Solved structure of RNA (Group IIC intron) with a sequence from Oceanobacillus iheyensis, 392 nucleotides shown.
The structure was determined by X-ray diffraction at 2.84 angstroms resolution and released in 2012.
Entry title: Structure of Oceanobacillus iheyensis group II intron in a ligand-free state in the presence of Tl+ and Mg2+.
Rfam match: Group II catalytic intron D1-D4-3. Rfam 15.1 lists 4,274 matches to the family in 1,585 species. Rfam describes the family as follows. Group II introns are found in rRNA, tRNA and mRNA of organelles in fungi, plants and protists, and also in mRNA in bacteria. For this family Rfam cites "The ins and outs of group II introns" (Bonen and Vogel, Trends Genet, 2001).

[PDB]
C1' cells in the first nucleotide's frame, strides 16, 4: 500500500473428502556404477534458472548453487450452476406476488463436494545434534475460572520512526527459515534485516569513493499507544518450518474391496408471525433459520416426516423433527421497610418484596468443515459442552 454487511433451520441421500486391505505399475536430468540386492549408496553429461567482494546503475552469463524423481498442490487470471437489487421492460394474476429479460452487484473462509489456469510451493523409515516460529485461555493481564510459574507495565513497561554526539564489528553473491516496517490485530505485496549450517572468489562499462549502507552493546533527549513485555519449566511444528551427521529406510499412482465423515450439492418438510382477496367464512402470497438471564410448562406444522426393531408387503409395537412467540424455576446487577458490630459518625450482613438485564466482546474442550500449518480469522465458523467481561 493493499485486505470478508451474501448464506446460516429440520429430516433424508450421496464422496468427487479421509481411512484400511488386496493387486498391479513406478521413483531422483539423461545416463552410468558399487553391491546378493539400490527408490535408498557413488558418478554424472546436458538443459533451464539464479549469479558473484567498496557503493549505485547497467550489460555479460564464468565459479558455485537449484530444478529437470515416481508424483501432489497451486496464485493472478478465465469460465461459471447459482444468489441479490426500493430501478426498468415483456408475460400471468383483482391482488399479495410469479416468471423471463435488461442493468448492475455477487458466486464467500464452512458441498455446483464448481471447472479451467498455474506465478509458484511441495515430494521417502527412523536415530542423534543445531535454528526459528507457536502453544501451556480469557482478564490493566485481578477476581472469577478445567485452564503453567515469577516478575515488569498507563507514574506509558515495551516495541517501533527521523536525528545528534560515544566505542567496537562489519560490507560480494548463493542457500535460507524467520523478524521488523512509527503500534488494534493478522495476512499478502514491497523493503531492511536474518538463525543454525554450508558453497564459490569470473568479465565489461558508466557514475560515486575520507564514499555508501548495515549491525552490537552502552549514555542524553524527540515523535508515535486500540498493552503487553521479560525469564523459567514443559509441549507443538507434513505451510511436508530452516540446517548438520548417520541410515540398504521407504515413497508414489492406479484398479478393484472395505470403511468413516461433510454448512452454499440432491430430494423432502415450513409451523407461529406478516401480507393479498373477501363482509366473513374462506381462499391465496411471500417467507423462516446463528450464543449472550431461561429450567419446567404452553400454541402449531405433528405424534406428521422420519428413526430402530420385529415383516402375512398397506403391520404391530418402541422412539420421534424445523422457525416464532408465550411463560417464568433459577441466575446477574441494584435496593432495608430485616438484622448483627458501633469509638453514636457510621460500618458491615441478608434480598422476601420491588427494578433492570436492549444489544455486544470474546475465550477453551470434544466433534466437524475451511481460508492462511502456526498466528489471525470464517456470526464466539457451526453443533454440543465449559467460562469471564461490556452496558442501553
Nucleotide at each position: 500500500g493493499g485486505g470478508g454487511u451474501g448464506u446460516g433451520c429440520c429430516c433424508g441421500g450421496c464422496a468427487u473428502g479421509g481411512g484400511u486391505g488386496c493387486a498391479g505399475u513406478c521413483u531422483a536430468u539423461a545416463g552410468g556404477g558399487u553391491g546378493a540386492g539400490a527408490g535408498u549408496c557413488c558418478c554424472g553429461a546436458a538443459c533451464u534458472g539464479u549469479g558473484a567482494a567498496g557503493g549505485c546503475a547497467g550489460a555479460a552469463g564464468u565459479a558455485a548453487c537449484a530444478g529437470u524423481u515416481a508424483g501432489c498442490c497451486u496464485a493472478a487470471c478465465g469460465c461459471a450452476a447459482g444468489g441479490g437489487u426500493g430501478u426498468c421492460c415483456g408475460u400471468g394474476g383483482c391482488g399479495a406476488c410469479a416468471u423471463g429479460g435488461a442493468a448492475u452487484c455477487u458466486g464467500a473462509a464452512g458441498g455446483a463436494a464448481g471447472c479451467g489456469g498455474a506465478c509458484g510451493g511441495c515430494a521417502a523409515a527412523c536415530c542423534u545434534u543445531c535454528g526459528g516460529u507457536c502453544u501451556g485461555a480469557g482478564g490493566a493481564a485481578c477476581a472469577c475460572g478445567a485452564a503453567c510459574u515469577u516478575c515488569a507495565u498507563a507514574u506509558g513497561a515495551g516495541g517501533c520512526u527521523a536525528g545528534g554526539u560515544a566505542u567496537c564489528a562489519a560490507u560480494g553473491g548463493a542457500u535460507g527459515a524467520g523478524u521488523u516496517u512509527g503500534c488494534a490485530u493478522a495476512a499478502c505485496a514491497a523493503a531492511a534485516c536474518a538463525a543454525a549450517g554450508u558453497c564459490c572468489u569470473u568479465u565489461c562499462u558508466g557514475c560515486c569513493a575520507a564514499a555508501g549502507u548495515u549491525g552490537g552493546u552502552a549514555c542524553a533527549g524527540a515523535g508515535u499507544a486500540a498493552a503487553u513485555g521479560a525469564a523459567g519449566c514443559a509441549g507443538a511444528u507434513u505451510g511436508a518450518u530452516g540446517a548438520a551427521g548417520g541410515g540398504a529406510a521407504a515413497g508414489a499412482c492406479u484398479g478393484c474391496a472395505u470403511u468413516c465423515u461433510u454448512a452454499c450439492c440432491c430430494g423432502g418438510g415450513g409451523a407461529g408471525g406478516u401480507c393479498u382477496g373477501g363482509a366473513a367464512a374462506c381462499a391465496g402470497a411471500a417467507g423462516u433459520c446463528a450464543g449472550c438471564a431461561g429450567a419446567a410448562g404452553u400454541c402449531a406444522u405433528a405424534g406428521u416426516a422420519c428413526c430402530c426393531u420385529g415383516u402375512u408387503c398397506g403391520c404391530a409395537g418402541g422412539g420421534g423433527a424445523a422457525g416464532g412467540a408465550c411463560g417464568g424455576a433459577a441466575c446477574a446487577a441494584g435496593u432495608a421497610u430485616g438484622g448483627c458490630g458501633u469509638u453514636c459518625g457510621c460500618g458491615c450482613c441478608u434480598a422476601a418484596g420491588c427494578u433492570u438485564g436492549a444489544a455486544c466482546c470474546g475465550c477453551c474442550g470434544u466433534a466437524u468443515a475451511c481460508c492462511g500449518a502456526a498466528c489471525g480469522g470464517u456470526a464466539c465458523g457451526u453443533a454440543c459442552g465449559g467460562u469471564g467481561g461490556u452496558g442501553u